This is an experimental structure of RNA (crRNA) with a sequence from Lachnospiraceae bacterium ND2006, with 24 nucleotides shown.
It was solved by cryo-EM to 3.9 A.
Taxonomically the source falls in Lachnospiraceae (Bacteria, Bacillati, Bacillota, Lachnospirales).
Context: bound to proteins that are not shown
C1' cells in the first nucleotide's frame, strides 16, 4: 500500500509480498 482466504466479513478476523524493459 497494493493484495489473497471466507456459507457468516469480523474476535483488536487470519495471511503475502518488488515496483517498471521480453517471457508461452
Nucleotide at each position: 500500500g497494493u493484495g489473497c482466504c471466507c456459507a457468516u466479513c469480523g474476535u483488536u478476523g487470519g495471511c503475502a509480498c518488488g515496483c517498471g524493459u521480453g517471457c508461452a
The reconstruction used 122,435 particles. The depositors describe the entry as "Cryo-EM structure of Cas12i-crRNA complex". Protein in the same entry: Cas12i.